[PDB]
Context: one part of a larger RNA, bound to proteins that are not shown
RNA sequence: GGUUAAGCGACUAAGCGUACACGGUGGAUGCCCUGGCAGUCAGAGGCGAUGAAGGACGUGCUAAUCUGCGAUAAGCGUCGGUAAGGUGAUAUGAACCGUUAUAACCGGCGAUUUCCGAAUGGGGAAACCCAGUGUGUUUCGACACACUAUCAUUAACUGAAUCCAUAGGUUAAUGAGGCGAACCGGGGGAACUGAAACAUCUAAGUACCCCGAGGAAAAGAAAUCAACCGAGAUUCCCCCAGUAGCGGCGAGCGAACGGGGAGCAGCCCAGAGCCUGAAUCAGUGUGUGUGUUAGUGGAAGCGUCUGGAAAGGCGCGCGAUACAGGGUGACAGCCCCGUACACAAAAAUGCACAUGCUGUGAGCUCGAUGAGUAGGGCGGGACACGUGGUAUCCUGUCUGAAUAUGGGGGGACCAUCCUCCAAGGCUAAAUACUCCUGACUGACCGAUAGUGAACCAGUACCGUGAGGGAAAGGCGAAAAGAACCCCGGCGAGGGGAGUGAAAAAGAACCUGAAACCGUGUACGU
Numbered sequence: 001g002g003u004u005a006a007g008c009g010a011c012u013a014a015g016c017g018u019a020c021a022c023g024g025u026g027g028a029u030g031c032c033c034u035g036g037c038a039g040u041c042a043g044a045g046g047c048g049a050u051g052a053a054g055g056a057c058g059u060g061c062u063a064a065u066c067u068g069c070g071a072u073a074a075g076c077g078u079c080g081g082u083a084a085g086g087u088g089a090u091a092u093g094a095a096c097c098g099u100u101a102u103a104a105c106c107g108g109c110g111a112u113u114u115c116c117g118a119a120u121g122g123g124g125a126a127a128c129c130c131a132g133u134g135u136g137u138u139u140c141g142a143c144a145c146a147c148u149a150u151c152a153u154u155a156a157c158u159g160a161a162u163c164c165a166u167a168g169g170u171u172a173a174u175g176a177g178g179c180g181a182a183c184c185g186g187g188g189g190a191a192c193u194g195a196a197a198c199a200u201c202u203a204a205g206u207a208c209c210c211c212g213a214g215g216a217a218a219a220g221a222a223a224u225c226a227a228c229c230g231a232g233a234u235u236c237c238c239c240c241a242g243u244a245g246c247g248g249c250g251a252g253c254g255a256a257c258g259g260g261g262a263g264c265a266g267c268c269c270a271g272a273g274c275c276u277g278a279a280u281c282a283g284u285g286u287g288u289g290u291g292u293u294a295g296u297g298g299a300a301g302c303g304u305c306u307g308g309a310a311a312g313g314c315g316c317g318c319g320a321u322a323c324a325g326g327g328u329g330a331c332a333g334c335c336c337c338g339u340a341c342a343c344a345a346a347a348a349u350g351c352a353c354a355u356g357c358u359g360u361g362a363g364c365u366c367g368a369u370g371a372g373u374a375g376g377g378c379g380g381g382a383c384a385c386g387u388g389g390u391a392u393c394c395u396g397u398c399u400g401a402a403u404a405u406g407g408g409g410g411g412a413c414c415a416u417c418c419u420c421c422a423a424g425g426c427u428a429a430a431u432a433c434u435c436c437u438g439a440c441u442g443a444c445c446g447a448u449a450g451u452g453a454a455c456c457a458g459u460a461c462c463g464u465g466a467g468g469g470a471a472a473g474g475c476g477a478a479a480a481g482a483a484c485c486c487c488g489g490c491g492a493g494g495g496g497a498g499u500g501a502a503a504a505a506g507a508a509c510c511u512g513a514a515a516c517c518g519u520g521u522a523c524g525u
Stems, first nucleotide, its partner, number of pairs: 015525010030510001031474002035445002037442007044434002046179002054116003057070003061093001064090003076110006085097003121130003131148007150176009183214001184212005194201001198248001224231002235262005245253002266426003269370001271366004281359013295343003301316005317334002319323001325337003375399008385411001406421005461468002481509001484496004
C1' cells in the first nucleotide's frame, strides 16, 4: 500500500410537522351616512256620492321599472315668484326649447281627471258582463250625452181587504253610506297567572269583539260635602296614605275627609203678562290688522410651505346682531350655499278684532218648580267596601209615596240639629292622543346595530288562506370606468399600454381580521 474481517456510520422524504415569507378564500374591524330611534316647540287633527282610502290599466322620442300624470295622460289655462338655462330617475343618446322674458323651475287659483273600489242602472270570479229611459245627431250602418242603488226624513200624487180610512204604491227634495294611528263614551267580556294545589278571591273590567263621537271626548253648576265652624259645578296635578278599611282577614285590593296647585263661568225649559225686541250666539257679508301657502338682499383673505389636491402649517389682514349648519380634491368666520338681520304676495286661506244683513230673542212681574218617579220586596251589579251590623248608587222582576204645611242626605237604625232640593236640559278652560306637516334637539344606533325595510321591502320567497317574511350599503377628488397591442373560442381569464396621488382603488372595486386552502425556504420526521 492492498486485501479481508470486525465495529461504527452520515447521505433517502412518498408524504407529514413547526417556524417564517408570500398569496388565495372570506368579509371581521376602523372610518362613514340621502336610514332609523327618542323627544321638544309649533301646526293640522280628518278624507268620501263634487266618488275616498287603496288599487288596475294606460300615459314619453321610451323596451323595462320607478316617479308624475289621466285619453287634455312626466301634462293644459291663469295669476304671482323666479330665471339663464331646460325637456323627472336608472340613463346615455335623439329630436328640440329658451337666454329680458309664454324655456324650465316654484307657489295660488282653475281645467282635465280611464277603469275597479262605499261603488250607487242590473249582475259579477274587483279592475269585467249586460241594460232601461230621456234628449240630441245620423251617412240608416249607427253615434254622443245625461239620468236610473238603498235607506231615512219631508212633501205631493195615488191608493187594498173596507164605508170613510189605513196599509200599500209612485215621484220629488234633502241627508246618510265607505275609509282612517292613537286618544274618548258606551254594549259585551276571557284565560293563562297569583294564591307556592284550588273552588271564594286574583289576573281584570285587562286582552279581545261590537256600536258611536269629536278635535278632543266625557263630566259639570249640589236632593254635594262638612260638622254646629264652614265650603261652594266639572276636569287635571301634588299630598293625605299603602293610612282608614276590604280580604279563604289568605294572596292580595285599597279610599275619603281635609290641604297645596292648574283652570275657572255660568245658564235654560217645565208659562203667562208687561214690554220691547234691547242680551247673546249661529249663518251670510265687508273692512282692519296678523299669520300660512312662492320669494328678495344678506359682511369680510391674501402671501408662502407641504401636498395629487389646502380649508392644514407659517406670516400678515379683515367681518361679526352673521364663529348655527352643510358643501367644496385633507380641518374654511372671510370659496360656495347659508346664518344674524332686514324685507316680500297677484291669488287663496287661518285667526283676531270692526261693522253690516238674517235668524235668535234681553229685562221685569207673578206663577210654576220634572210619578210608574223616590221608597220597598226578590235576583244581580257598582261603590276601596267580597252582605257583612252595611249606609249610598244602578236595575231584570213584583210594587209603590209625599210633593215645599213636602222631600233627600249626614255609612245599620231612631231622635235632634245641620245641610241640600231627585225623578228635564245646556255649557268654555285647565285634561288625553298623534296617521300626518315644519323646525329643532339627543353622554340614542351606525349595516348581525338602528325600523322587518339605509338598497325598487311588506319586496323576493313560503302558505289554499288568514298569515309568515328575508338577504342585500361604501371605486375615485373627478369616470379620468382602462384607446391600442398580445395569448385565448371574434370566449372566460390574463399580460402589457394608458388614466390616477394610489389600480394588492379595475367595477367579484375603502380598510381587508380569523377560521380554512396553498407556493417557497430552514429544521425535524

Background:
Solved structure of RNA (23S rRNA, nucleotides 1 to 525) from Escherichia coli K-12, 525 nucleotides shown. The entry is indexed under RIBOSOME, fusidic acid, EF-G, antibiotic, FusB. The depositors describe the entry as "Staphylococcus aureus FusB bound to the small subunit of the Escherichia coli 70S ribosome (FusB-70S:SSU)". Among the 50 different proteins in the entry, which are not shown, are 30S ribosomal protein S9, 50S ribosomal protein L9 and 50S ribosomal protein L20. The structure was determined by cryo-EM at 1.87 angstroms resolution and released in 2025. Primary citation: Gonzalez-Lopez et al., Nat Commun (2025), "Structural mechanism of FusB-mediated rescue from fusidic acid inhibition of protein synthesis". The sample was in a buffer at pH 7.5. An Rfam search finds the family "Bacterial large subunit ribosomal RNA" in it. Its Rfam clan is "LSU clan".